[PDB]
Shown are 28 nucleotides from a PDB entry: RNA (ScYLV RNA pseudoknot). The entry is an ensemble of 20 models. The entry is indexed under RNA pseudoknot; ribosomal frameshifting; protonated cytidine, RNA. It was solved by solution-state NMR.
C1' cells in the first nucleotide's frame, strides 16, 4: 500500500489484489 479489522491508526495481525478468520497481540 490494500481488505477485513484489533479499539484509534499504521503496517500492527491474518491475508495479499479479494474478502473472509479474530467482541485478537504491537506502539504510542
Nucleotide at each position: 500500500a490494500g481488505u477485513g479489522g484489533c479499539g484509534c491508526c499504521g503496517a500492527c495481525c491474518a491475508c495479499u489484489u479479494a474478502a473472509a478468520a479474530a467482541c485478537a497481540c504491537c506502539g504510542g

The 2005 paper behind the entry is "A loop 2 cytidine-stem 1 minor groove interaction as a positive determinant for pseudoknot-stimulated -1 ribosomal frameshifting".